[PDB]
RNA sequence: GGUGACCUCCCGGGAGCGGGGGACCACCA
Numbered sequence: 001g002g003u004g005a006c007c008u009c010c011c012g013g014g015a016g017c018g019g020g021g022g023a024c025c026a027c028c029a
Stems, first nucleotide, its partner, number of pairs: 001028004007022006
């Protein structure tokens, strides 16, 4: 600076389902 795992917060929303942010952890620059 990106990506993947995990956690946390926000977003709506009923709760299902996605999106966004931050931490921590790699992985790749």
SRP19 binding domain of SRP RNA: 29 nucleotides with solved positions. Primary citation: Sakamoto et al., J.Biochem.(Tokyo) (2002), "Solution structure of a SRP19 binding domain in human SRP RNA". It was solved by solution-state NMR. NMR data were recorded at pH 6.5 and 298 K.